Overview:
An RNA: 22 nucleotides with solved positions. The 2016 paper behind the entry is "Structural basis of viral RNA-dependent RNA polymerase catalysis and translocation". Ions in the entry include sulfate, zinc and magnesium. The structure was determined by X-ray diffraction at 2.45 A resolution and released in 2016. It comes from the structure "Enterovirus 71 Polymerase Elongation Complex (C1S1/2 Form)".
Context: bound to proteins that are not shown
C1' cells in the first nucleotide's frame, strides 16, 4: 500500500 | 436499509 466498477458472503 | 468483509475486472 490509489481511483472505481459489478459480484458474492457475513452482520444488524 | 444500514452496516462488515471477500473476489473480480478496468
Nucleotide at each position: 500500500g490509489g481511483u472505481c466498477u459489478c459480484u458474492c458472503u457475513c452482520g444488524u | 436499509a444500514c452496516g462488515a468483509g471477500a473476489g473480480a475486472g478496468a